This is an experimental structure of RNA (ASL Leu) with a sequence from Escherichia coli, with 17 nucleotides shown. Primary citation: Hoffer et al., Nucleic Acids Res. (2019), "Ribosomal ambiguity (ram) mutations promote the open (off) to closed (on) transition and thereby increase miscoding".
């Protein structure tokens, strides 16, 4: 990065481009 995982959304963490 751009798909998931988690969240109400989101930081941050796991994975696959």
């Nucleotide at each position: 990065g751009g798909g998931g995982a988690u969240u109400u959304a989101a930081a941050a963490u796991c994975c696959c481009c």
Entry title: Thermus thermophilus 70S containing 16S G347U point mutation and near-cognate ASL Leucine in A site.